The RNA (23S ribosomal RNA, nucleotides 1339 to 2071) from Borreliella burgdorferi B31 has 733 modelled nucleotides. Released in 2023, the model rests on electron microscopy data to a resolution of 2.86 angstrom. Lineage of the source: Bacteria > Pseudomonadati > Spirochaetota > Spirochaetales > Borreliella burgdorferi. It holds a match to the Rfam family "Bacterial large subunit ribosomal RNA". The family has 102 seed sequences and 51,934 matches in Rfam 15.1. The PDB entry is titled "The structure of a hibernating ribosome in the Lyme disease pathogen". Among the 54 different proteins in the entry, which are not shown, are 30S ribosomal protein S19, 50S ribosomal protein L3 and 30S ribosomal protein S16.
[PDB]
Context: one part of a larger RNA, bound to proteins that are not shown
RNA sequence: AUGAGUAACGAAAAAAUGGGUGAGAUUCCCAUUCGCCGAAAACCUAAGGUUUCCUGGGUAAAGGUCGUCUUCCCAGGGUUAGUCGGCCCCUAAGGCAAAGCUGAAAAGUGUAGUCGAUGGGAAACGGGUUAAUAUUCCCGUACCUCUUAUAGUUUCGAUGGAGUGACGCAUGAGGUUAACUACUGCUAGGCGAUGGUUGUCCUAGUUUAAGCAUUAAGGCGAUGAUCUUAAUAGGAAAAUCCGUUAAGAGAGCUAAGAUGUGAUGAUGAGUGCUAUUUAGGUAGCAUGAAAUGUAGGUAGUCAAGGUGCCAAGAAAUAGCUUCUAAGGUUAGGCUAUAAGGGACCGUACCGCAAACCGACACAGGUAGGUGGGAUGAAAAUUCUAAGGCGCGCGAGAGAAUCCACGUUAAGGAACUCUGCAAAAUACGUACGUAACUUCGGGAUAAGUACGACCUAAGCAAUUAGGUAGCAUAAAAAUGGUCCAAACGACUGUUUACCAAAAACACAGGUCUCUGCAAAUCUGUAAAGAGAAGUAUAGGGACUGACACCUGCCCGGUGCUGGAAGGUUAAGAGGAGAUGUUAGUUUAUGCGAAGCAUUGAAUUUAAGCCCCAGUAAACGGCGGCCGUAACUAUAACGGUCCUAAGGUAGCGAAAUUCCUUGUCGGGUAAGUUCCGACCCGCACGAAUGGUGUAACGAUUUGGACGCUGUCUCAACGUGGAGCUCGGUGAAAUU
Numbered sequence: 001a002u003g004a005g006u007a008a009c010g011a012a013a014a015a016a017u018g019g020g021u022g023a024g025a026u027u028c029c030c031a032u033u034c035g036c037c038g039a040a041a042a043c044c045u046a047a048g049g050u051u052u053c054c055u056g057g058g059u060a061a062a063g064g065u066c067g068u069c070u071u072c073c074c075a076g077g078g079u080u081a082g083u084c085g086g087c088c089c090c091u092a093a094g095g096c097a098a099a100g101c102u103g104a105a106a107a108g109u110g111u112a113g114u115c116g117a118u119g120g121g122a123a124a125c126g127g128g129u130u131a132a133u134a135u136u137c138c139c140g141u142a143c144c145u146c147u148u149a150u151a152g153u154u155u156c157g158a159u160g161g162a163g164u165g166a167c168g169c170a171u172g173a174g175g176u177u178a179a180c181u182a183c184u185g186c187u188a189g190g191c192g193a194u195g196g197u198u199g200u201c202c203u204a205g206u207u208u209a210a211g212c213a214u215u216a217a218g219g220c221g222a223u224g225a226u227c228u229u230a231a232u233a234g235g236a237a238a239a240u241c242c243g244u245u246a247a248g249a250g251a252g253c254u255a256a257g258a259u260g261u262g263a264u265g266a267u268g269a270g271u272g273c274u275a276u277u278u279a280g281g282u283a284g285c286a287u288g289a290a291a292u293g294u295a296g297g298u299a300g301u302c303a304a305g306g307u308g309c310c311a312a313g314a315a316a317u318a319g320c321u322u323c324u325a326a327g328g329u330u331a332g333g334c335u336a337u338a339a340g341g342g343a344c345c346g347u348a349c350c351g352c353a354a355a356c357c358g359a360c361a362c363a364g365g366u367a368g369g370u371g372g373g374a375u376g377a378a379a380a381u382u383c384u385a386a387g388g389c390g391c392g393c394g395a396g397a398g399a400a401u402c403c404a405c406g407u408u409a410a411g412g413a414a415c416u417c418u419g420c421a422a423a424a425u426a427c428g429u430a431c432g433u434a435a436c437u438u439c440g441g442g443a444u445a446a447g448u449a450c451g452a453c454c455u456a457a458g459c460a461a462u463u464a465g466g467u468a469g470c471a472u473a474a475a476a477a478u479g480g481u482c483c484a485a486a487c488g489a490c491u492g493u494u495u496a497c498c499a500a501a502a503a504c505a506c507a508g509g510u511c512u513c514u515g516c517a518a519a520u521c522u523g524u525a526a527a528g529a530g531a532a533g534u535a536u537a538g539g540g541a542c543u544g545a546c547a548c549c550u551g552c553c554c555g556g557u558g559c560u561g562g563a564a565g566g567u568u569a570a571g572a573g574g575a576g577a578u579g580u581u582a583g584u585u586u587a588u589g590c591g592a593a594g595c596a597u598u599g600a601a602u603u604u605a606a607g608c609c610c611c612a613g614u615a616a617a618c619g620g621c622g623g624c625c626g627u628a629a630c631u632a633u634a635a636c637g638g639u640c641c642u643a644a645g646g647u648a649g650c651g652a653a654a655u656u657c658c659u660u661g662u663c664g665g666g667u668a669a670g671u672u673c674c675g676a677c678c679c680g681c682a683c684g685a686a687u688g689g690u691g692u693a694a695c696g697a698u699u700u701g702g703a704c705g706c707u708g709u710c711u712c713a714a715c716g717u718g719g720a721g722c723u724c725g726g727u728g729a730a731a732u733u
Base pairs, nucleotide, nucleotide: 001733008727009726015033016032017031018030019029020028034390035389036388037387042370043369044368045367048350049349052348053077054076055075056074057073058072062070063069082143083142084346085345086344088121089120090119094115095114096113100109101108102107124141125140126139127138128137145341146340147339149337150336151335152334153333156327160323161322163320164319168309169308170307171306174302175301176300180296182294183293184291185206186205187204188203189202190201191199207266208265211261212260213259214258215257218254219253220252230245270287271286272285273284274283275282276281310313356365357364372384373383374382393725394724395723396722401720402719403718404717405716406715407714410711411710414709419706427451428450429449430448431447436441438545452467453466454465455464456463457462468472480704481703482702483701485699486698487696488695492504493503508543509542510541511540512539513538514537520529521528522527546691547690548689549688551621552620553619556618557617558614559613560612561611562610565609566608567607571603572602576598577597578596579595580594583590584589622640623639624638625637626636649683650680661677662676663675664674665673
């Protein structure tokens, strides 16, 4: 290039007009309406991003259109801490680790130690201010740590000891209370284009912390909380702890909250000058107790409370308190008091999103605290205040058709693999509820009535009368039910991205292993887990609540025990054989010793063969023929074989090929379903057999109700589609 100026322009919350700016406006700014969210689509902090924040300027590009606009670009500005979060002092999970131990090397274990928050630890709140920062600055008022000095002093001092620190789940009931509405009053504004409104009118506000002083709802407390001695078998040794034990003096501790102060302050609905104006308010400057009223009352808080329960519910060397050794006796420590010292880092902005995570200005995800009002049991549902938005292509036209919805004559599953999908049921208060059962259930069984408004009764729930409508749980939210079968007991778990189930798990059961430097597992090891456990424990296998049961076979293969033999390696044992040659042999041949190559008989372990046991070990559990007062079958008998030949129960089954077996029920008609028959191709007892109440987003059949599933389709609604303007692909060729 092509498809093609074609699909799309990212959710069906929605826009409209006027003015302004400007070369240029459906898109930017402002004003008045409308719509949407409102347990948010609001507000404030994390995790993350890193200037995206504010002001001025700009439209190459990026924005799914336009653009004067923007989270885009350019320049400058912006983050102020003794109290916030860190740093720091502490430890959990865990990492590293001198020594020790183990490994070709690299390294692996591992004690003393040191790091490591998502936890435990000194301290602040309210208001104001800037175009942007604030518990940080300012104003007002406090608090905590120390350094020096003074004055009263009197026992200080560890990396060591001790106490505290120090904690679970469920669950009421109660004490107080911001927020919030109910009313009275006090203040500010209005008195309303249209009937009535100077009243029992309308709208709005009526606010305010930390800290300090006063007291104290409740709880724990009188079986003892702080203390006072006398004794002292811990580990530094102690006047603490030993909380152990004799007395006997001892009731206080904790605690939300309330009042006052803080506060003649601040804040403040408003009102007043100035400019400006879209004729509406908005920008500044000034000013402004109008209740710190009653009653109701939530979420917090008291509360790490009280009372029950078993599954028995962090650590700290920090903080707080306390005890002492080596030591110290102004060397300090303590109580005040005035003087001043706050380290270093983060602080803008987004933070349910066009700024984080998804290649994106993506219908997705992202911890925690606030969660207004009406309805209501409720944070459900609907509407709405504050606040934030109207989804970054529009405008015309409504053809078919696509997707999602609304309604319907008559019939009511005749649709279809299947009532798939829809329709229907739905709330509160009463009445009434079966088979079956493990006695708990089934059960919200099923089925049915009432519900509005006014008046009266009534504490309320409801009762009576009256009134109105087609309809009174009038909107939305809010179980369809019943009968039978299969499988699994059940709540749960699983194939992220086509399988949620009958699979896995499960409580329960059996077998078997394991005596503690236990079995088992990871590694060449050390070592670790098991376990800081101890057969009422731990590991493995199979089965899977519960109820009744779990039959026969030890030949095969495993496992356990047993050595009498048969067989068997290395190691011992060297019968004998071979090479070499000093010598002998007339010489070969023989050939001593040394040095080498060798090898049998004898000895010898486990294992295998072998001898037993063990099936809730892996596994196995037969054929043929004949036989009864018809016909049929065969209780019975014979025979072959094996380790033994399938017992109970079940049976055309999640198993049955023949098969749509046969009979009965259900249907006008039933290859499915239910109840049986047994001719079980090819059920069967812990790879469990047969049942079972309850349970199931499981599978299967039937019934009621209900319905556009269907006879049979029709009309309407929203987004696409169609036309025009802007932007503008794709596989393919």